[PDB]
An RNA from Trichoplusia ni: 76 nucleotides with solved positions. Keywords: Pseudouridine synthase, enzyme complex, snoRNA, snoRNP, RNA BINDING PROTEIN. The reconstruction used 134,862 particles. Primary citation: Panwar et al., Proc.Natl.Acad.Sci.USA (2025), "Interprotomer communication and functional asymmetry in H/ACA snoRNPs". Released in 2025, the model rests on electron microscopy data to a resolution of 3.14 A. The PDB entry is titled "insect H/ACA snoRNP class III".
Context: bound to proteins that are not shown
RNA sequence: CCUGCGGC
RNA sequence: GUGCACGUCCCA
RNA sequence: ACUGGGACGUGCACC
RNA sequence: GGCCGCAGGAACAGCAACGGAGCGAGUACUCGCUCACACAU
Numbered sequence: 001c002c003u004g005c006g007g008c
Numbered sequence: 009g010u011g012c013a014c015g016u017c018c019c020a
Numbered sequence: 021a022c023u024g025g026g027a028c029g030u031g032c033a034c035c
Numbered sequence: 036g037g038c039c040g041c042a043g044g045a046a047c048a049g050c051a052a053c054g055g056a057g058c059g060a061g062u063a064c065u066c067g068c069u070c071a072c073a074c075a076u
Base pairs, nucleotide, nucleotide: 001044002043003042004041005040006039007038008037009034010033011032012031013030014029015028016027017026018025055070056069057068058067059066060065061064062063
Other pairs, nucleotide, nucleotide, family: 019025cWW044046cHS051074tSS052073tWS054071cWW071073cHS073075cHS
């Protein structure tokens, strides 16, 4: 740096 | 605390 | 009515 | 729409044949033999 997931 | 669905009763 | 109302208990969804 | 935590990867995209077929025996597997190991102009 990109991606996937969860919370506020 | 609102709606939805289900089960049970009253009525219209 | 293929219904809208009430009461009593369950679950399901959101403010 | 913004913030936080975790994990994966940090990727210019390879590979035109060395495991398939045809037989016989035992319990989908094993045991032997033969054929080729083929990208199809």